Record summary: This is an experimental structure of RNA (Fluoride riboswitch) with a sequence from Thermotoga petrophila, with 52 nucleotides shown. The PDB entry is titled "Crystal structure of fluoride riboswitch". Crystals were grown from: 0.1 M MES sodium, pH 6.5, 35-40% w/v MPD, VAPOR DIFFUSION, temperature 293K. Sample source: RNA was prepared by in vitro transcription with T7 RNA polymerase. The work is reported in "Fluoride ion encapsulation by Mg2+ ions and phosphates in a fluoride riboswitch" (Ren et al., Nature, 2012). An Rfam search finds the family "Fluoride riboswitch aptamer (crcB RNA motif)" in it. On this family, see Ren et al., Nature 2012: "Fluoride ion encapsulation by Mg2+ ions and phosphates in a fluoride riboswitch". Rfam links the family to the GO terms positive regulation of gene expression and response to fluoride. The entry is indexed under pseudoknot, RNA. Method: X-ray diffraction, resolution 2.27 angstrom. The entry became public in 2012.
[PDB]
RNA sequence: GGGCGAUGAGGCCCGCCCAAACUGCCCUGAAAAGGGCUGAUGGCCUCUACUG
Numbered sequence: 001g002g003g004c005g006a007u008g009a010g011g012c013c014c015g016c017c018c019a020a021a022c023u024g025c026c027c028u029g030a031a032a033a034g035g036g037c038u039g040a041u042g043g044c045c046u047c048u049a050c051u052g
Stems, first nucleotide, its partner, number of pairs: 002017004008047006024037005
């Protein structure tokens, strides 16, 4: 010594879940949706991608 913390991998730490935890924000809309935006971190980071 399992899993999760709005986009991938990893180290440490924090919180949470037991089949759930989690599945960001703004505008329009009655709804289905239609526009628009930020960020690869939960946090400290490192790596990777980015029409830069």